An RNA structure (tRNA Leu (89-MER)) from Bacillus subtilis subsp. subtilis str. 168, in which 88 nucleotides are resolved.
RNA sequence: GCCGGGGUGGUGGAAUUGGCAGACACACAGGACU
RNA sequence: AAAAUCCUGCGGUAGGUGACUACCGUGCCGGUUCAAGUCCGGCCCUCGGCACCA
Numbered sequence: 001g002c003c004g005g006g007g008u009g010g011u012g013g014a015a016u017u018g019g020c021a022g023a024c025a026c027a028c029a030g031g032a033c034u
Numbered sequence: 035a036a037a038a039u040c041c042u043g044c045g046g047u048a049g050g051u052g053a054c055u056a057c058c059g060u061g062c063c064g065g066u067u068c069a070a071g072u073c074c075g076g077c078c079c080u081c082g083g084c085a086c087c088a
Stems, first nucleotide, its partner, number of pairs: 001084007010026003019068001028043005045058004061077005
Other pairs, nucleotide, nucleotide, family: 008014tWH008021tWS009012cWH009022tHS009024tWH013022cWS013023tHS014021tWS015060tWW018067tWS027044tWW033038tWW036038tHH049054cWW050053tHS066070tWH067069tHS070073tWH
């Protein structure tokens, strides 16, 4: 320099061919519990 | 007697007692769309292959 990926909450991160963005996990918070 | 486990809440804003509501939100700025995290163009940051090395 060219080409190809990635950028998304507090965190790691999800989301199909365009049609409810933040699934899930951790953190946190409130409870329950042999 | 929980640093175990299980249930629930958890993007933001304000009206909110609340029911919840509308609003905003995917690196910046554009465009195509009825509709964009998703497609297109410029830029920023980043990683990889390739090149680049007197």
Method: X-ray crystallography, resolution 3.18 angstroms. The entry became public in 2025. The work is reported in "Structural and functional characterization of CspR, a 2'-O-methyltransferase acting on wobble position within tRNA" (Yoo et al., Nucleic Acids Res., 2025). It holds a match to the Rfam family "tRNA". The family has 954 seed sequences and 5,335,975 matches in Rfam 15.1. Rfam's curators write: Transfer RNA (tRNA) molecules are approximately 80 nucleotides in length. Their secondary structure includes four short double-helical elements and three loops (D, anti-codon, and T loops). Further hydrogen bonds mediate the characteristic L-shaped molecular structure. tRNAs have two regions of fundamental functional importance: the anti-codon, which is responsible for specific mRNA codon recognition, and the 3' end, to which the tRNAs corresponding amino acid is attached (by aminoacyl-tRNA synthetases). tRNAs cope with the degeneracy of the genetic code in two manners: having more than one tRNA (with a specific anti-codon) for a particular amino acid; and 'wobble' base-pairing, i.e. permitting non-standard base-pairing at the 3rd anti-codon position. A reference for the family is Hou (1993), "The tertiary structure of tRNA and the development of the genetic code", Trends Biochem Sci. The entry also contains Putative tRNA (cytidine(34)-2'-O)-methyltransferase, not shown here. Crystallisation conditions: 0.1 M HEPES (pH 7.5) 1.4 M Sodium citrate tribasic dihydrate. Keywords: Methyltransferase, tRNA post-transcriptional modification, CspR 2'-O-methylribosylation, TRANSFERASE-RNA complex, TRANSFERASE. The PDB entry is titled "Crystal structure of B. subtilis CspR complexed with sinefungin and cellularly expressed tRNA Leu".